[PDB]
Context: bound to proteins that are not shown
RNA sequence: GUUUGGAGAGUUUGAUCCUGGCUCAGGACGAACGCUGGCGGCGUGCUUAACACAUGCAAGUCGAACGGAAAGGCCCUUUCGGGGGUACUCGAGUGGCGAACGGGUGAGUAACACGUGGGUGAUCUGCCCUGCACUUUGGGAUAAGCCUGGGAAACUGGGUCUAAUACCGAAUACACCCUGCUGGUCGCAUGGCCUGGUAGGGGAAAGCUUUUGCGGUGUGGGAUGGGCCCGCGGCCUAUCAGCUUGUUGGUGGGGUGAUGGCCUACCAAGGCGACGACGGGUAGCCGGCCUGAGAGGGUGACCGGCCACACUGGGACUGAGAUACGGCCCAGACUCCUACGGGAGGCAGCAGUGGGGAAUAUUGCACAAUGGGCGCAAGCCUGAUGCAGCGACGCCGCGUGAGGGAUGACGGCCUUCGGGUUGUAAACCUCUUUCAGCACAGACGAAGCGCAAGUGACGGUAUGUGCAGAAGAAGGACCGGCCAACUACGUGCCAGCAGCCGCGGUAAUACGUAGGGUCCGAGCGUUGUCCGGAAUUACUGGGCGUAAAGAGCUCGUAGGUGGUUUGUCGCGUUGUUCGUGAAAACUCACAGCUUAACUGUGGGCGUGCGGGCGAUACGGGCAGACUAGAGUACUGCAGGGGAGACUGGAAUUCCUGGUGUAGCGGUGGAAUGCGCAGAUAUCAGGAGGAACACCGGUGGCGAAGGCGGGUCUCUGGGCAGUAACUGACGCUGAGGAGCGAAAGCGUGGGGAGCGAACAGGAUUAGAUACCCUGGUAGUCCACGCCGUAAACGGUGGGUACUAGGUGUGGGUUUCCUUCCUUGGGAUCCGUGCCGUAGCUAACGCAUUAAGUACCCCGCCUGGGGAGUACGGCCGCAAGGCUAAAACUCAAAGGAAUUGACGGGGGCCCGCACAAGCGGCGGAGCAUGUGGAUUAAUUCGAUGCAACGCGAAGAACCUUACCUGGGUUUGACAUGCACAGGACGCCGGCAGAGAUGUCGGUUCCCUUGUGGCCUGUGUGCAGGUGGUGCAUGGCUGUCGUCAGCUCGUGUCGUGAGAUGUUGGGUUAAGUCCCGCAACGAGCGCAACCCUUGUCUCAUGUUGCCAGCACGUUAUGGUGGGGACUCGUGAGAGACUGCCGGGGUCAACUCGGAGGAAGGUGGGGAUGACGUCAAGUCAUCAUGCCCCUUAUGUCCAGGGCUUCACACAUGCUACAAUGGCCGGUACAAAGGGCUGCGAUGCCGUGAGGUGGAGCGAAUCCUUUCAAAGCCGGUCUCAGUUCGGAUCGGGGUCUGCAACUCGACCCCGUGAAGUCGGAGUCGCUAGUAAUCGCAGAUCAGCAACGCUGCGGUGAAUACGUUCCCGGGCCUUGUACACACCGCCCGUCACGUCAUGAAAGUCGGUAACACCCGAAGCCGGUGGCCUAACCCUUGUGGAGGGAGCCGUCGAAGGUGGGAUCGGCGAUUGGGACGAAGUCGUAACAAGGUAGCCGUACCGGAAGGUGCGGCUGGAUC
Repeated sequence: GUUUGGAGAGUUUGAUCCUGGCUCAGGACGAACGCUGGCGGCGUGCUUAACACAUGCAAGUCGAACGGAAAGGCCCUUUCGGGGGUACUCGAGUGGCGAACGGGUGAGUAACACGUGGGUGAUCUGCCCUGCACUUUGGGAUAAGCCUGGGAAACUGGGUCUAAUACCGAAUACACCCUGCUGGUCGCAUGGCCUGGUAGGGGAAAGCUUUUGCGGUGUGGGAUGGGCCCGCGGCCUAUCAGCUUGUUGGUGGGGUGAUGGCCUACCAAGGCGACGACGGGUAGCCGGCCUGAGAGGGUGACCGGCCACACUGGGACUGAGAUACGGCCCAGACUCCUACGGGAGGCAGCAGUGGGGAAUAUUGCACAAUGGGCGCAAGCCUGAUGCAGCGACGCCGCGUGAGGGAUGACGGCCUUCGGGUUGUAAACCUCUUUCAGCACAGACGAAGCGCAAGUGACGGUAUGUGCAGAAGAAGGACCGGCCAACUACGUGCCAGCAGCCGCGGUAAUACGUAGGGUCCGAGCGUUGUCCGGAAUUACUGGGCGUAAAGAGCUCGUAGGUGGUUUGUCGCGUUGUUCGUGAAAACUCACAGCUUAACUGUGGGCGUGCGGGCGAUACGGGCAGACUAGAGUACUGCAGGGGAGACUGGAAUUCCUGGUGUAGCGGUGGAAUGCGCAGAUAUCAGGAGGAACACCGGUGGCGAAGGCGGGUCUCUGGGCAGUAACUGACGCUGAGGAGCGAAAGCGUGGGGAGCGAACAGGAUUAGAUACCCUGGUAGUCCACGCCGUAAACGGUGGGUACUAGGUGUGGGUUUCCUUCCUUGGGAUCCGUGCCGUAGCUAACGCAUUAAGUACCCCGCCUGGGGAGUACGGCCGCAAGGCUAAAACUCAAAGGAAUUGACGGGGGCCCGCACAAGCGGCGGAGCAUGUGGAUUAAUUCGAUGCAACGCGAAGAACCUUACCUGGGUUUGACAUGCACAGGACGCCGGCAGAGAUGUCGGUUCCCUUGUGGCCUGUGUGCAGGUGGUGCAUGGCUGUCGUCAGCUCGUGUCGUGAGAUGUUGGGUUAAGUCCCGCAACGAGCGCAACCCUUGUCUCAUGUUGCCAGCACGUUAUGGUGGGGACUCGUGAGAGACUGCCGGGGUCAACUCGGAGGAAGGUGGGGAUGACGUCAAGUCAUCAUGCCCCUUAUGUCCAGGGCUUCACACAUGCUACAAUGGCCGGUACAAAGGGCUGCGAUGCCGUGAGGUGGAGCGAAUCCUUUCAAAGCCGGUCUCAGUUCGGAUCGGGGUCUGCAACUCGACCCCGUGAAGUCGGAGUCGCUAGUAAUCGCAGAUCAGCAACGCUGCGGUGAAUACGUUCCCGGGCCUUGUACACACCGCCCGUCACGUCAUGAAAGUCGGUAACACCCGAAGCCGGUGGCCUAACCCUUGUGGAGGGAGCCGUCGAAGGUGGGAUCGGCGAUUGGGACGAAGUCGUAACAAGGUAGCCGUACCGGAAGGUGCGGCUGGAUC
């Protein structure tokens, strides 16, 4: 050297990391569209139809070339109708020059078209410049004019006549052109040069002017403009592999300005192509422009340079020069005129019109300036050009005001009703008029032009100087995240938004509107297009074990690449210098416009290329050397490497023959099947095919596929040792060739076993399967074909390097020595495991790399569509190979994590099962619910975890519902207005009542009121109206399960992990022992209540032993602390003690003591969470709704319905019982307008009356029933059962109709122990028996909560069912298996393939016909100039005609690109359809790969393969 220059975000998941696509923020435009719009400067404007073109202009000029005289002028002339002259002047015409420039467009062109650099010894060049020479001499015409013909027109013929700088002959030229000879010299081979020398032949001219005077011809040089050739450079496509015969080369001619197959005749048989020839598609190229950090990508508007074309196609002519846009000829299409014979056109100039389209302007003004044409010049011409008009189309500049102005107005919008925003904003008060407006000045552009003295299109524009007054001047998008900027209202999955993810489901910062805000501003947004972001085609700058990606494996062609060393070249590379790289642009500087845009000047830039000169490290070429790579030789060695032939035994099957029977065979269990006609079994003999037990392994060999009985024959590779030999001979390899499991295919053999298909059998809802019995191709051989596999190490080949440890296979060697030898070391080559460094998203790899590097190949670029279609190649076929697009999705993936789940594993639990005992499902009744009714049958709950649940009490009330009657600040609060003096009671009557009305009754301080209401209003009350999916609180539930977490460390990129795992143990995450963990918290346990034992304290209402007194009855009574009991305090259980287990550990098994033994029994107690569990109807509450009702009062009805169904109970079906009589033993609890004793009356429910008790007192009998004793019934639908129904009563209550309980008499239903199935319970339990309480006037109580009495059976055990706990494992699940998910079929909509056939577009080819024109040949008609002279002569020319080539046209058979097509194939997407359940867990048959056959479909099965397969 070198700083001037790189930003990201969202979206796959429960979460994470990676991979990867999609999307966005930036910039740009010849733009369009929407909303909006003041001015100026400077730019810019048909991107489409190279579509069609009305009208006017875009090329003329010269009287100093010429004859002339129509217009002017001048001079005569006049009669005034005209007539002459002049040539100042000038129409038409001849002639010269220009018209090839300038302007347009981008159709064609993939090419020397363009860019850049060369070559020309292969060339042309009007006008211009500058040397030399010259400019002699004759001739014949014709336009114009005049006369006249033909034609509609366009136009055209004949005669007569005239001129030139028009045309034509000759001389001269000796510079020049051609030929022959010949000298010198320079190179680069033809050749060039010396105007070389020399001989022979030949080649031109033009005048005009009288003034700045212009011209003519040849020739030398220059300048300018070209022509032709070549190197190098810039598109897509082999689903385009061969193309070419003037084609490649040569010679003789022709042709051109010139070289050259440029043309032509002959001769040779070449030339171009995977460094993509020939085809197809697209396209003008460049300076530049846009973007970008750069590299790169995209692009070629304007401006500037080249090229190409000019209605389409072809052709030449004139000229110095021609794609000849405003020329000519021909053919075609189209438009127009016509007298029908024939004529005339060409905006891709400027302006303009129609048309197409999202879209692109005026039928301006000047030649004043610059450039161009002609002219001596004055000048004329110029839609080049300079300017103007129109369009925010772009860029740049400026304005729409500035200062001040308050605790901050109004109005709008939010609100916690305090206010807060808009907002210094506004109003108002002063200050300046930029730009617009109204006046008055007024350019530069012109050292120009004419020198005649006038002359600026723009333009009375720009710009100065005055005047009036904030005066006339702001909009657009956005506000979920990216990405700056938030709230309210309106609709509630609607209307709509959106670039992506995603927002709308009656509470949206995302929809619409409003307020506010933000970003930009005369603009702001949207669409389209390109670059960026995108390292997302990666040269700079990516990848391929599992994400997309290594070819199945080798060999080898082109190509790419190359060990050590000497010399040399200087091609690559590098230095330097020169030439070139136009201008503009870009960039640096500086200047000019008031600034800027813009413009100008000077550097740089122009990366390149060419020439000269320098360097030689590295690459390369050339000539050598070397042995470390590579190969060979020699000596050893291991091996299922390959091929052929022969051969061995075991076993299966069959056959033959014994022996011998009735079963065999098969499964989870069976059946088809084989037998009884002699199976299976057993023995002997025979046949035949296939595969080779043991050896035998994560061992050997092979490129891979693959290779295992033995022997022999033939044959390939590898490794070590020795360095004998060669001397870089190496590596890799696009294409290509060969090999290539299994299945399959062809022909011929073979066929024991096995076994797709195919049959039956079974399983099942089905079973085209899994399982069973059979069974054909095939499996085997010979020779071919096929060419695929999870052909896998999912890892291309070669080479070097980078810690080790440890197995094992094949060689070498040193030591220790027995010389035992798996003794040990070293070394080389394989093959495994484990581990560093390093790498990786992680998993993992790790000297056998996925590490560090170099060389070559293959391959990838989001998921589907699809390894499919079409085309092609290969194949006998199957099919293989190569290989898209439309369309569709916002993902599809890799690895790992935490859960959940498994018809995974391990280890443990629970009345889970098992063992038992009793129930339910059957009957009747009670109760709740579904359903159905109904005027209403109020509402809620409604798998477990709703259903005798909210209801611990529905006749009225309750009550929320229905019908009807009332009522309104309300049945019930509280604040404010306005009237009171009362309110409120107690009665009467009407009414079903609510209620109405009428009679009696009726207030206190003190004048301020107060309490109250007459009451009338107004805020408001009141809703058991809605939403438990807006909520609080309260509750269920998993589960009373043992679990659920945190802090600080540590490990991981991270989600997370560890702790919390492991071993043992417990009822327990209980504790112990370890332990990258150390601790802690909520759960566990304990603390509390109750029950079981004792001690102490204490005696009424409780107890009564020992003493007194009473009973006709009793602790009844005096009394007594002694027993109970009541209630206070306390003791007691701790694995504490002893023996054996144990980690001298937790804890465990047993024993003692004790009332109790091992958390003694039972309550209370519910971790972090779950179920959008339940409850808006206990209550409370956000939001919504009702307010003359959805509030509120009342009567009556309903909640009690009943063809049914479910659920929880009760009573039964009897003798382990029913009934009658007698008799014994509880606990707990309740009682005041309540419990109620005696007695009396009732058969009884109950009546009467009321003792005594707020209760250890009295009542609930002295409190039970079951029980025990006795009698009776006698297996019967009964003396079982007690439903139903008839009659008569009691009690509560205002009232028992709907609709209460109880009692008495009568009645006497179903029911004979309950189908499939199903529930509770592990000891004071189940079963069974009564008692009490709450609610309650009464009760639907058989319910619920609780209390005692009597009291069983059984538990081997964890195989099986259900649920749970912990660890582990697989996962495609995370809405978490009530998950996910595959295919057909049916329906709908898109894009697409095939198809008899049909409709078009291209490019070419062969032949036929053939215009114009050039060329060649004829020319019996025409012909002035030259030549002889006469002559209807000769050249020479022309018309016409013929020929080659040749556009258009015709015919023909094919190529190729598309469009449609009855019918038909699949693909994608779509809502709640049908059928299965294939995959994910061992997915219930492990899945997948290739192949084959089969089946509605997923898919099944055979053969071979893979682990990307669980359990062991």